RNA sequence: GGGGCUGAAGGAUGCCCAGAGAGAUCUGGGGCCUCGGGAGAUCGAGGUUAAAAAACGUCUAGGCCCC
Numbered sequence: 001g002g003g004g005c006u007g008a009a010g011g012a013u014g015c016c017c018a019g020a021g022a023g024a025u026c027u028g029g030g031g032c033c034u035c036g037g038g039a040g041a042u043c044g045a046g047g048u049u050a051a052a053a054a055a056c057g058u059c060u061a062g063g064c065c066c067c
Stems, first nucleotide, its partner, number of pairs: 001067006010060005015030006031048007049055001
C1' cells in the first nucleotide's frame, strides 16, 4: 500500500468537587450501587447540577486476519 471481516472496545484530554499541603504537587472519580419478589434464573423500582459515590462533553477511527 492492497483485500476481507468487524466495531465503537480501548486510550487520551477537558471540567468540577473532596482530602493533605505555606509552595508546587500528590491521591480519589469519571457508573455502579442500593432496595423489593424469588430455592433457580430473572423482573421491577430508586439515583443523576452537583454528590453517599457518580453522570457528561470533546478528541482519536481505529481494531482483527492475510499478502